[PDB]
Context: bound to proteins that are not shown
RNA sequence: UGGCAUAGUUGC
DNA sequence: TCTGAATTTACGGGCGCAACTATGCCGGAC
DNA sequence: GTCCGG
DNA sequence: CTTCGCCCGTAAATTCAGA
Numbered sequence: 001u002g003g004c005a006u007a008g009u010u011g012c
Numbered sequence: 013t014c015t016g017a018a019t020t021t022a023c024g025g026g027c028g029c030a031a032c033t034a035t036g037c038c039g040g041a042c
Numbered sequence: 043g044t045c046c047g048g
Numbered sequence: 049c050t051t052c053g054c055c056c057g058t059a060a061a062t063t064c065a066g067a
Stems, first nucleotide, its partner, number of pairs: 003037010013067015038047005
C1' cells in the first nucleotide's frame, strides 16, 4: 500500500 | 516534352476545470 | 495449483 | 481483429498553364 481501465454521479 | 503556382489530397495534432462512488485488473504448459 | 510469454 | 467526429495547419502530390 500509492497504479490503469470501464461505468455511474456532483458543481460549473 | 519540362517547369513553376496554385490547387487538391493526405495526415498529424487539438478538442476546459475540479470532485465523489463502484468493479476489474492475463491466458496457456507442467 | 505454480511457472512463462508477445 | 475494428472500421463509424469536427476543425485546422502543413507537407506531398496533382493539375493547370504555359514555353